Method: X-ray diffraction, resolution 2.2 angstroms. The entry became public in 2001. Solved structure of RNA (TRNA(ARG)), 75 nucleotides shown. The entry also models sulfate ions. It comes from the structure "CRYSTAL STRUCTURE OF THE ARGINYL-TRNA SYNTHETASE COMPLEXED WITH THE TRNA(ARG) AND L-ARG". The entry also contains ARGINYL-TRNA SYNTHETASE, not shown here. An Rfam search finds the family "tRNA" in it. Rfam classes the family as a transfer RNA. A reference for the family is Lowe and Eddy (1997), "tRNAscan-SE: a program for improved detection of transfer RNA genes in genomic sequence", Nucleic Acids Res. Rfam's curators write: Transfer RNA (tRNA) molecules are approximately 80 nucleotides in length.
[PDB]
Context: bound to proteins that are not shown
RNA sequence: UUCCUCGUGGCCCAAUGGUCACGGCGUCUGGCU
RNA sequence: CGAACCAGAAGAUUCCAGGUUCAAGUCCUGGCGGGGAAGCCA
Numbered sequence: 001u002u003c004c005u006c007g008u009g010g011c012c013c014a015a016u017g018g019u020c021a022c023g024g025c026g027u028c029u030g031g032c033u
Numbered sequence: 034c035g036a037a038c039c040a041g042a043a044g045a046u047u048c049c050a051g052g053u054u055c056a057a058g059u060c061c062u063g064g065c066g067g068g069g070a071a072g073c074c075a
Stems, first nucleotide, its partner, number of pairs: 001071007010025003018055001027042005048064005
């Protein structure tokens, strides 16, 4: 330099084009008779 | 009955500017940042 690919919460990450988005980590509050 | 667990809380510029569409995190164009590739490697 040209082409492909990815970009989602402090960190990782999900999603048939179909309702301003699923989870985990971190962090706060509780629970092991 | 296995706490390598559970109940609850909190945290959202779905990278940016526009576009297509009844509807966009998702599709299109461009930008930016990461990664990859690009005539005798696999």